[PDB]
Context: bound to proteins that are not shown
């Protein structure tokens, strides 16, 4: 020789109480165990 | 002509679920506490 120099925005602090995924909701309408289907077919052999 | 024997079959095939609904409506965060104290200047 700088209204300069020097100074730690630090310290204690719990997102915690409280709080029912409940509540009302017919597995129900529809849908023929049914279609076909001959109780038939031939006599044969010995003496 | 006569006698005598019967004898074979004794239930298959098809169809085994198709359609539609496959969540809806409500509640979707309420209320609290929102900084508080201490120190607002000192030393040279």
């Nucleotide at each position: 020789a700088u209204u300069g120099a020097a100074a730690g925005u630090u310290c204690a602090a719990a997102g915690c109480u409280u709080a029912g995924a409940u509540a009302c909701c017919c597995u129900g309408g529809a849908g023929g165990g049914a279609a076909a289907c001959c109780a038939g077919a031939c006599u044969u052999a010995a003496c | 002509g006569u006698u005598a024997a019967g004898u074979c079959u004794g239930g298959u095939u098809u169809c085994c679920c198709u359609c539609c609904a496959g969540g809806g409506u409500a509640u979707c965060u309420a209320a609290g506490c929102u900084u508080u104290g201490a120190a607002c200047u000192u030393u040279c």
Description:
An RNA structure (crRNA; Non-cognate target RNA), in which 91 nucleotides are resolved. Method: cryo-electron microscopy, resolution 3.1 A. The entry became public in 2020. Among the 7 different proteins in the entry, which are not shown, are CRISPR-associated protein Cmr7. The 2020 paper behind the entry is "Structures of the Cmr-beta Complex Reveal the Regulation of the Immunity Mechanism of Type III-B CRISPR-Cas". Entry title: Cryo-EM structure of the type III-B Cmr-beta complex bound to non-cognate target RNA.